[PDB]
Context: bound to proteins that are not shown
RNA sequence: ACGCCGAUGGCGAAGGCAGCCACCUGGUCCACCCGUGACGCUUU
RNA sequence: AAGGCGGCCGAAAGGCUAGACGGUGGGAGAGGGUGGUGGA
Repeated sequence: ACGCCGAUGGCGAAGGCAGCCACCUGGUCCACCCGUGACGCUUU
Repeated sequence: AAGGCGGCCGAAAGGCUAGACGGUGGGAGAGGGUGGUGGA
C1' cells in the first nucleotide's frame, strides 16, 4: 500500500466508496398510526 | 423547461385512504464533504 477483520457482506443515481477519530451533510429501512389528503411515477 | 402513466367512490366538481410526503420513536451502512491522527 492503508494488512488481518472483508463476506455468497454494505452504501451510492451513475463513475464509484475500505486504517482510525471528530464534525458537517445526502439517501434508506422498521414501528405508530398522529398529520396533510393522491401532493405520485416518469420520457426527451 | 414541453409529454405520457397514476388507487377507491363520483358523470363531473369533488371526496377517500391503502400511494406520497410530513410528525414521533428506533435501525444498518467503505454514501458525500472538512479537519485530524496512526500504521505499513
Description
The RNA (16S RIBOSOMAL RNA) has 84 modelled nucleotides. Method: X-ray crystallography, resolution 2.6 angstrom. The entry became public in 2000. Agalarov et al. published it in Science in 2000: "Structure of the S15,S6,S18-rRNA complex: assembly of the 30S ribosome central domain". Crystallisation conditions: 1.8 M (NH4)2SO4, 20 mM MgCl2, 50 mM Potassium Cacodylate, pH 7.0, VAPOR DIFFUSION, SITTING DROP, temperature 293K. Entry title: STRUCTURE OF RIBOSOMAL PROTEINS S15, S6, S18, AND 16S RIBOSOMAL RNA.